The RNA (SR1_chain_3) from Leishmania major strain Friedlin has 183 modelled nucleotides. Ions in the entry include magnesium, sodium, potassium and zinc. The sample was in a buffer at pH 7.6. The work is reported in "A small nucleolar RNA dictates the structure and function of translating ribosomes in Leishmania" (Rajan et al., Nat Commun, 2026). Among the 76 different proteins in the entry, which are not shown, are Ribosomal protein L37, 60S ribosomal protein L18a and 40S ribosomal protein S19-like protein. The entry is indexed under CRYO-EM, LEISHMANIA MAJOR, 80S RIBOSOME, TRNA, MRNA, snoRNA, RIBOSOME. It was solved by cryo-electron microscopy to 2.25 angstrom.

Context: bound to proteins that are not shown
RNA sequence: AGUGGUAAUGCGAAACACUUGCCAGGUAACAAAUCAAUCCUCCCACGGUGAGCUUUCUUUUCACCAUAAUCCAC
RNA sequence: CUUGGGCCUUUUUACUU
RNA sequence: CGCGUUGUUCGGAGCGGGGGCUCAAGAUUGAAAAAUGCAGCUCU
RNA sequence: GUACUGUCAU
RNA sequence: UUGUGAGUUCUGCGCAUUAAAGCAAAAACCUGGGGUGU
Numbered sequence: 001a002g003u004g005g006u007a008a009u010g011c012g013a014a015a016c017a018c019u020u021g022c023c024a025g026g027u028a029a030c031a032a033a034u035c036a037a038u039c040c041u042c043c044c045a046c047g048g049u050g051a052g053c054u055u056u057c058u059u060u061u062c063a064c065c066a067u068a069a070u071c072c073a074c
Numbered sequence: 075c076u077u078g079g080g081c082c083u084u085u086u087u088a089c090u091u
Numbered sequence: 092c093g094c095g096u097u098g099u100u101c102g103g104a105g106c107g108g109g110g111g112c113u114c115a116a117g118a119u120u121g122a123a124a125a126a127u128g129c130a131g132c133u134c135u
Numbered sequence: 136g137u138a139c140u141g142u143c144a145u
Numbered sequence: 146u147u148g149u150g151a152g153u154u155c156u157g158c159g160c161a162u163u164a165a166a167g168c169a170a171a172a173a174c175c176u177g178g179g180g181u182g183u
Stems, first nucleotide, its partner, number of pairs: 002011003017181003022178006035157002040152003043148001047065006066127001070122002073119001075117011092102002
Other pairs, nucleotide, nucleotide, family: 001015cSS001182tHS001183tWH007082cSS008111tWS013014cSS015182tWS021179tHS028172tHS029171tHH030170tWH034097cWS034158tWH037155tWS039153tHS044147cWW045146cWS067124tWS068124tHH069123tHS072120cWW074118cWW086106tWS088102tWS088103tWS088105tHS093106tSS094100cWW096098tHS123124cHS125126cSS125127tHS128145tWW129144cWW130143cWW131142cWW132141cWS133140cWW134139cWW135137cWW144145cHS163168tWH164166cSS
C1' cells in the first nucleotide's frame, strides 16, 4: 500500500491484497398476448462444375457450391 | 458499425382557451 | 404542450434537442482455417 | 496399377 | 453470393397473463459494508 473522469462510470502483469471472525445484497431463480425475430430450414435472383432432356421447344431441368469449438481486435 | 434498454451532463420560458 | 408504439403510454418525482456513460443482442477484423470437407477432372 | 497421382471450383 | 421474400421462442421480456390463480427451494458462486494491511 490503488487510480482517472463534473457525472453516468473507466483503467489489471503479478498491493486495486486477505476476508468461512462477522454483516448485507445479487446470481442460481422460474411468467401471457401483441410485434419484432437468432442459429437453421425453405424459396428467389447470381455465377461455376457435373448430370438429365433435346423429331420439336426450353440462355433450360436437377445436384452441389460447406467453415466446429476456443480466442484477438473493435 | 447496427438495433433496443438503463443512466449522466447540458439546455429546461418543457404543458397560458 | 411535446415525444413515442401495431398495441391498452410517458414527462418539473425532469419530456424533447445537443453531447456522453453503460448493458444486452448482433455485425465486422484476424488467429484457428485449408493443411479440412465436397464435387469434377488429368495422368499413371 | 496402385482404396495411386497432378490440378480446378477454391 | 443477393434478397423491405416465407417460416423459425434463441432473444427484446420484466415488479412479467386470466387471477377470490400473482407462478419452488437449496448447493455453489458473485459483489459490497465493515475490518486487516496500518